[PDB]
RNA sequence: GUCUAUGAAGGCUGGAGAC
RNA sequence: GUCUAUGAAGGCUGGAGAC
Numbered sequence: 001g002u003c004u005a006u007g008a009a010g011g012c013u014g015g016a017g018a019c
Numbered sequence: 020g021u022c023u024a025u026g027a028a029g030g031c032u033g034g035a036g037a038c
Base pairs, nucleotide, nucleotide: 001038002037003036010032011031012030013029017022018021019020
């Protein structure tokens, strides 16, 4: 610097795109 | 340019940090 309680990391799912 | 079959988007969960 950016993302984040208008929901982060992580878990299950999903099975090819996302930004 | 970067992440991505050593698993993307999305769904559910999770509930505070992540990069």